[PDB]
Context: bound to proteins that are not shown
Parts: sequence; structure tokens; C1' cells
RNA sequence: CGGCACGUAGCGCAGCCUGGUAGCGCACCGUCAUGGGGUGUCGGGGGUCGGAGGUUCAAAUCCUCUCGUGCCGACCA
Repeated sequence: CGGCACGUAGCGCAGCCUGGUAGCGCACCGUCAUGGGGUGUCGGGGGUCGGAGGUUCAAAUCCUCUCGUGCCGACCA
């Protein structure tokens, strides 16, 4: 270089196809249990989807362009 498939909570992943709500585990906060810590139990909170422009009544989802990270080969001369 192209093509290509990713970018979603602190971390790891879903969702996206088939537009209207963002979910799951760990973590995090406050009790409880305990002589105290842990395991455990009871409760709570947190994101708005890398960015920009379009389609639309409305975009995490659809398109297009940008930024970043991976993967494939860039061969016969």
C1' cells in the first nucleotide's frame, strides 16, 4: 500500500444483522458477619458507544470520510 475487522463503564466481552432501550462478568461504594483481614451475604452507583459529515421524525446500529490497533501478501520477472 487494499482489504479487513475491530474501537462500547476502570479491565475483558456482548449488542449492532433486522434504526426507536445500551447489556454481562470482574472491579468500585455502603452496611452485615469476624477479635480483626479475607471468603461470604445484603444492598447501591457508574458509560452513552474513537471522531466528524450525511440518510432519517429519530443513528451504538445505516452510509461516507478521518484517527488508532491487529491480521493477511507487497508475487513471476
The RNA (tRNA^ProL (GGG)) from Escherichia coli has 77 modelled nucleotides. The depositors describe the entry as "E. coli 70S ribosome with unmodified Lys-tRNAPro(GGG) in the P/P conformation on a slippery CCC-C codon and Elongation Factor P bound (uL1 in the closed conformation)". The sample was in a buffer at pH 7.6. It is bound to lysine (LYS). Keywords: 70S ribosome, tRNA, frameshift, RIBOSOME, EF-P. Lineage of the source: Bacteria > Pseudomonadota > Gammaproteobacteria > Enterobacterales > Escherichia. Method: electron microscopy, resolution 3.1 angstrom. The entry became public in 2025. The entry also models magnesium ions. Rfam match: tRNA. It is annotated as a transfer RNA. Rfam describes the family as follows. Transfer RNA (tRNA) molecules are approximately 80 nucleotides in length. Their secondary structure includes four short double-helical elements and three loops (D, anti-codon, and T loops). Further hydrogen bonds mediate the characteristic L-shaped molecular structure. tRNAs have two regions of fundamental functional importance: the anti-codon, which is responsible for specific mRNA codon recognition, and the 3' end, to which the tRNAs corresponding amino acid is attached (by aminoacyl-tRNA synthetases). tRNAs cope with the degeneracy of the genetic code in two manners: having more than one tRNA (with a specific anti-codon) for a particular amino acid; and 'wobble' base-pairing, i.e. permitting non-standard base-pairing at the 3rd anti-codon position. For this family Rfam cites "tRNAscan-SE: a program for improved detection of transfer RNA genes in genomic sequence" (Lowe and Eddy, Nucleic Acids Res, 1997).